Background:
Released in 2014, the model rests on X-ray crystallography data to a resolution of 2.65 angstroms. An RNA structure from Thermoanaerobacter tengcongensis, in which 117 nucleotides are resolved. Crystals were grown from: 0.1 M Na-Bicine, pH 8.7-9.2 and 2.6-3.2 M (NH4)2SO4, VAPOR DIFFUSION, SITTING DROP, temperature 293K. The work is reported in "c-di-AMP binds the ydaO riboswitch in two pseudo-symmetry-related pockets" (Ren and Patel, Nat.Chem.Biol., 2014). It holds a match to the Rfam family "c-di-AMP riboswitch aptamer (ydaO/yuaA leader)". Rfam describes the family as follows. This family represents a conserved RNA structure found upstream of the ydaO and yuaA genes in Bacillus subtilis and related genes in other bacteria. The ydaO/yuaA element is thought to act as a genetic 'off' switch for the ydaO and yuaA genes in its native state. The organism belongs to Caldanaerobacter subterraneus subsp. tengcongensis, within Bacteria.
[PDB]
RNA sequence: GAUCGCUGAACCCGA
RNA sequence: AGGGGCGGGGGACCCAG
RNA sequence: GGGGCGAAUCUCUUCCGAAAGGAAGAGUAGGGUUACUCCUUCGACCCGAGCCCGUCAGCUAACCUCGCAAGCGUCCGAAGGAGAA
Ligand code: 2BA
Numbered sequence: 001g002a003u004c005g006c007u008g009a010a011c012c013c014g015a
Numbered sequence: 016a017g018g019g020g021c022g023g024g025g026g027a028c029c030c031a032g
Numbered sequence: 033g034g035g036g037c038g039a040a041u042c043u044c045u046u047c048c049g050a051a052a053g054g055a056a057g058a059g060u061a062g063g064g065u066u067a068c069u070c071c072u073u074c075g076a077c078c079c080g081a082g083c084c085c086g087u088c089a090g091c092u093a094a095c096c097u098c099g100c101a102a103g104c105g106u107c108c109g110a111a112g113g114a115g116a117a
Base pairs, nucleotide, nucleotide: 004105005104006103007102012018013017020100021099022098023097024096025095030090033088034085035084036083037082042059043058044057045056046055047054048053062079063078064077065076066075068115069114070113071112072111073110074109
C1' cells in the first nucleotide's frame, strides 16, 4: 500500500 | 450507462386544552 | 423573532471585562468503540463539536425539495439469553 474495520443517512447491485 | 435504496426538510383534512 | 441537522443537552466554576458581553475548566442529559448479529450487564477507553435557514417552518395525503459528506483505526476484554456458520 493493500486488506479488514469505525463514526456517520452519506450505501447496494450488475460490470 | 444504468438502476434503485437510505436519510433530511417543506407540505392538507383531522388532531395539537 | 423564530427555527433546522446532530449524541452533542443542561449548570457549576474560573479568567478578562465598569458593564453588556467574550474566552476557558469541570461535570451532566445524551451518545460511540471494545471485531460475527441482536438484547441484557460489568469492566475499559473515549465523544458530549459544529454548521445552516433568515422573519418562514407543529403534525401532515398527494405533491415539492435537498443530502449520499467528512474524519479516522477500536479489539485481538468478559458474563448471560437468543440467532447466524
Ligand atoms: P472516531 O470514530 O472518529 O470517534 C472518535 C471518538 O469519539 C471515539 O473514541 C468514540 C467517540 N465517538 C465517535 N462517534 C461518536 C458519536 N456519534 N457519539 C458519541 N461519541 C462518539 P474511540 O477511541 O473509542 O474510537 C476509536 C477510533 O478509532 C474511532 O474514532 C474510529 C477508529 N476505529 C477504527 N476501527 C475501529 C473499530 N473497529 N472500533 C472502534 N473504532 C475504530